[PDB]
Solved structure of RNA (16S rRNA, nucleotides 915 to 1527) from Pseudomonas aeruginosa PAO1, 613 nucleotides shown. The entry also models magnesium ions. It holds a match to the Rfam family "Bacterial small subunit ribosomal RNA". Method: electron microscopy, resolution 3 angstrom. The entry became public in 2024. The depositors describe the entry as "70S-PHIKZ014". Lineage of the source: Bacteria > Pseudomonadati > Pseudomonadota > Pseudomonadaceae > Pseudomonas aeruginosa. Gerovac et al. published it in Nat Microbiol in 2024: "Phage proteins target and co-opt host ribosomes immediately upon infection". Among the 49 different proteins in the entry, which are not shown, are 30S ribosomal protein S11, 50S ribosomal protein L32 and 50S ribosomal protein L13.

Context: one part of a larger RNA, bound to proteins that are not shown
RNA sequence: UGACGGGGGCCCGCACAAGCGGUGGAGCAUGUGGUUUAAUUCGAAGCAACGCGAAGAACCUUACCUGGCCUUGACAUGCUGAGAACUUUCCAGAGAUGGAUUGGUGCCUUCGGGAACUCAGACACAGGUGCUGCAUGGCUGUCGUCAGCUCGUGUCGUGAGAUGUUGGGUUAAGUCCCGUAACGAGCGCAACCCUUGUCCUUAGUUACCAGCACCUCGGGUGGGCACUCUAAGGAGACUGCCGGUGACAAACCGGAGGAAGGUGGGGAUGACGUCAAGUCAUCAUGGCCCUUACGGCCAGGGCUACACACGUGCUACAAUGGUCGGUACAAAGGGUUGCCAAGCCGCGAGGUGGAGCUAAUCCCAUAAAACCGAUCGUAGUCCGGAUCGCAGUCUGCAACUCGACUGCGUGAAGUCGGAAUCGCUAGUAAUCGUGAAUCAGAAUGUCACGGUGAAUACGUUCCCGGGCCUUGUACACACCGCCCGUCACACCAUGGGAGUGGGUUGCUCCAGAAGUAGCUAGUCUAACCGCAAGGGGGACGGUUACCACGGAGUGAUUCAUGACUGGGGUGAAGUCGUAACAAGGUAGCCGUAGGGGAACCUGCGGCUGGAUC
Numbered sequence: 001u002g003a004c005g006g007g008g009g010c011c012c013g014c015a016c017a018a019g020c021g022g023u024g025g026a027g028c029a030u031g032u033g034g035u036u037u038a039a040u041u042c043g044a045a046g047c048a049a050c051g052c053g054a055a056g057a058a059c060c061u062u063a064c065c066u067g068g069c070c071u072u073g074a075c076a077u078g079c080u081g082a083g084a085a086c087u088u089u090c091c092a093g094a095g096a097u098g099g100a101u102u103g104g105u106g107c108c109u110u111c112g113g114g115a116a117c118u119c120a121g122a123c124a125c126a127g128g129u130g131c132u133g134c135a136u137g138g139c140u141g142u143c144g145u146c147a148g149c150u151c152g153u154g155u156c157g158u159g160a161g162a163u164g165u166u167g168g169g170u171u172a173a174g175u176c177c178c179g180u181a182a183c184g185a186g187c188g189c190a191a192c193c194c195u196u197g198u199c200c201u202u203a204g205u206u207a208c209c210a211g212c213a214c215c216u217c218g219g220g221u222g223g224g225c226a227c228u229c230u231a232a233g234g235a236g237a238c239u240g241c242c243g244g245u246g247a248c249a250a251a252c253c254g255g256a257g258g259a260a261g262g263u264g265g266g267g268a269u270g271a272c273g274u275c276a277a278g279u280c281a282u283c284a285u286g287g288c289c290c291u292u293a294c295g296g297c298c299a300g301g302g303c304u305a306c307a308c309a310c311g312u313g314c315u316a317c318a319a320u321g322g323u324c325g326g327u328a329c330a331a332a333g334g335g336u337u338g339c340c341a342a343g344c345c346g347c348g349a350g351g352u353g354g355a356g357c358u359a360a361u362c363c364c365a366u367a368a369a370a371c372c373g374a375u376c377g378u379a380g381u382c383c384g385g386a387u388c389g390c391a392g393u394c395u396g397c398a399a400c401u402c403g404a405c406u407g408c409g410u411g412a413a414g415u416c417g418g419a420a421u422c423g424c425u426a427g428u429a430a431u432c433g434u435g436a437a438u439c440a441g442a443a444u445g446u447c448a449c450g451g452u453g454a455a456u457a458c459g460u461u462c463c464c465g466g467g468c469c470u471u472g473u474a475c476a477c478a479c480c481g482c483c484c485g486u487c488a489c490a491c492c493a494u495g496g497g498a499g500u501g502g503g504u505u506g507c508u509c510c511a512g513a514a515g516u517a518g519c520u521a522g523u524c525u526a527a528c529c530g531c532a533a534g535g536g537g538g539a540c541g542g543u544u545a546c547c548a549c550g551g552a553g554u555g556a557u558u559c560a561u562g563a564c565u566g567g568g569g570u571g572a573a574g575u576c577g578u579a580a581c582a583a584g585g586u587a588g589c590c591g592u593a594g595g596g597g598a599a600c601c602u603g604c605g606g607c608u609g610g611a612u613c
Base pairs, nucleotide, nucleotide: 001476002475003473004472005471007470008469009468010467011466012465013464015460018425019424020423021422022421023420026315027314028313029312030311031310032309033308034306035305042053043052064301065300066299067298068297069296070295073125077124078123079121080120081119082118083117086103090099091098092097108113127290128289130288131287132286136284137283138279139278140277141275143273148187149186150185151184152183153182154163155162167178168177169176193267194266195265196264198235199234200233201232202231204229208224209223212222213221241255242254243253244252245251317417321376322375323374324373325372333364334363335362339356343352345350383414388409389408390407391406392405393404430452431451432450433449434448435447479584481581484577485576487574489571490570491569492568494566495565496564499561500560501559502558503557504556505555506554507553508552509551510550515546516545517544518543519542520541522540523539524538525537528535529534587608588607589606590605591604592603593602594601595600
C1' cells in the first nucleotide's frame, strides 16, 4: 500500500421488514450428471451453469458409429498432354462410382494460334471441427452502471509511500459549496444520442368531410383545402420565479404558472482492473501431430436411448370457474422468386380457385380477456388433459427409429403441494391475446407490441452485499488466509538403562633382575711394608638400602556396545480437533498450583505487548 475482522462511525441496494405470485407436490417440453450402446460427436461446471453455443437434428446440418469407395485429392497456384463449354433424356449398382450417350464444334483470330472450361500424369502441395484459451489476437461474462481509478509540477519522509482524492454540509454521483501544501488535468458521473408526452410553420393523396349539390343515403360521387389526420423543420424545463430553512452556500421543504417539476419516464452509453473466467469449434494465429489418412465422397444409424437425481418452462388441480349462443375495442410487423382473397367442396386440419397487390389502396387478419342470456351445483366432476387404438391433411425424393396438426374412442397422476427457496415498489406484479426472427415442415423456449390491472413500504435494531473515514492483524495464491498440538508409519542424531569390552591412570602394598652404596662368616691375592709368620690394600662371594619388570585390592575419568524406555528434528501422503493471529469469536501473555487425548482448560497475582466508549 492493500485485503480481512462475529472493531467503530455515516450512506445505498426487493438486503430485511411490510404485500402479491411462484419452484420444490403431479403431467408434459427442454438442458445437465449418471447408466448403456457401435456411436449417444463436441464445448460451457458456484452467484459468473444447465430453453447454454443450437435464430429450427427425418436425410442435408454432422464433427460420432457400421460399411462401400478415393490418393496432387472437393478446393489454390505453377508444369505436361487431350478435347470447346454444353447436352446426352440409357444400363449396372444402396449410392458414391463405372460404362453407353442422338447430338454441339463455339469464341478473339499476326490465321500461327491464344483465351475460357472439362479429362489424365507428377512434383512442391492442398486439407485437418486433431492438441495447446496457462502463448496469443478479436469478442463476451463478471464484481457493477457499483462511484470510484489514475497522472504533470511542488512539498513532507532515508524509503516503500502520502499529500491532492483528507475536514463540515450536501448529493442518484469524487454532483457541488466552504475550509485546507497543494495547484490543475485525464478516465469515470452529468449533459450531448434514441424513444415517449405540449405547441408553431410548410403541404393536402390512397388521408378528412365544415360549406354546395348528388345519392342507391356507404364521402358513395363531383368538389373543397376549414379541420381532423399525417411527418419534416424548430421552440419548450434551466430549482427558471415566490415563502421558509442553510454560514444565507451549496442545497433542502412547500407554492404559482405550465402539457411536462425538481437527473418528466425508459433505452443506449459499464472507468483503472479482477477471476491465467469462456472461446484454437465462428474467424485469425505461434508451436506440435496426421498427410495411402486424424484428409475426402456416398448409404443407413446416432445426437430425440433410460431403474435414476438436478435447473428452467407450460398445463392444471376448478364455481373470482367449465361449456353453449349472441356482441366491443387494439398496437406492432410481413408480403411481385411472396401474401395468396371471394365463390366452392369437406365433421375439421384443409382441397380447388384465382382476384387485388408491390402498398393508409389488397392480403396475412377472426385479437382474446370483459360485457349479455342459458345450463353445470364443487362431484376426481360438463375439472384435468397425459397415455394408448383407429382414420386423415399439409410439407418434403423420403414422417418406423424421428415431425406438426385435424376427426372418433379411452380416460390416468393431480383436491394448492415438506426442509427450504425465488421475481417484483407502478401501467409494476398478475393474467389474456396478437404478429415475427431461424424456417420445405416443425415452439410451452425465444423475437415484438398491446388489452384489464393491483396490494404494500412504520423503519435500518437485526439478515445478505456494496460504497467512504478511522483502528487491529503471525494474512499478500490477501480468511476458501495463516498456522498449534496428540495420534499412525519411515529415517536421523541424542539422554537414561540391568549390565558388557577396552584405554588412561590415582591410593595402599607384595615383588627385588642386574646396577650403585654400606657392613662382612668365607675364598683368592703382582706392585707398598716385612721377621720373610705375615700386615696393609684389592678382587670374588655373603648380607642391608635404592629400584625396573610383574602381581593383589579398591576407586575416578574416557570411549564402544546394550533389550526397552524420555524428549527432539525431518519426510509428502493419513486421522482428531481449531489453541494463536481481528474484541480470532471466552482479550492475550509471565510466574505458580490442579485437571485433561491434544492443542490446552480453571484458581491467585502482574503486565498491555488491550479495542469500543